[PDB]
């Protein structure tokens, strides 16, 4: 210096994004100067069902399609003034923790356009 045991610890997701109700399920989106962010466990705004609601026609009923109230799936075009990374100040012997401040993205996220069922009654 390295290994090996036994104690005591650290670490184990970086942030944008999603949210009518009930049940059901776990195989739930984006991207990062992060790469164990491996692995478990439990959640969870996604998904499937059914009920409402809304739109596809001015109105109502029913099927029926796609949405969840700014209630059109898909397709272009413009836009995304995130974090962590890093620095500081704080704490720890120390793996690392808090907090302040800085550069940086994509999207199922924004703005704009394209883009919409039958039936059968009612004004």
């Nucleotide at each position: 210096g390295g290994c090996u045991u036994u104690a005591a610890g650290u670490u184990g997701a970086c942030g944008a994004g999603g949210g009518c109700a009930g049940g059901g399920u776990u195989u739930a989106u984006c991207g990062a100067g992060a790469c164990a962010u491996c692995g478990g466990c439990g959640g969870g705004u996604g998904c499937c069902c059914u009920g409402c609601g809304g739109u596809c026609u001015u109105c109502c009923u029913g099927c029926g399609a796609c949405c969840g109230u700014u209630a059109g799936a898909g397709g272009a075009c413009u836009g995304g003034u995130a974090a962590a990374a890093c620095c500081a100040c704080a704490g720890g012997c120390g793996a690392c923790u808090g907090u302040g401040g800085c550069a940086u993205a994509g999207a199922g996220c924004a703005g704009u356009c394209c883009g919409g069922g039958c039936a059968g009654g009612a004004a």
The RNA (glmS ribozyme RNA) has 123 modelled nucleotides. It holds a match to the Rfam family "glmS glucosamine-6-phosphate activated ribozyme aptamer". It is annotated as a riboswitch. From the family's description: This entry contains a glucosamine-6-phosphate activated ribozyme that is found in the mRNA for GlmS. GlmS is an enzyme that uses fructose-6-phosphate and glutamine to generate glucosamine-6-phosphate. The ribozyme catalyses self cleavage of the glmS mRNA that is thought to regulate GlmS activity. Crystallisation conditions: GROWN FROM: 12% PEG 4000, 1M LICL, 100MM MES-NAOH PH 5.4, 5MM MGCL2 STABILIZED IN: 24% PEG 4000, 1.5M LICL, 30MM MGCL2, 100MM MES-NAOH PH 5.5, 20MM GLUCOSE-6-PHOSPHATE, VAPOR DIFFUSION, SITTING DROP, temperature 295K. Released in 2007, the model rests on X-ray crystallography data to a resolution of 2.2 angstroms. Entry title: T. tengcongensis glmS ribozyme bound to glucose-6-phosphate. Keywords: ribozyme, riboswitch, glucose-6-phosphate, glucosamine-6-phosphate, DNA, RNA.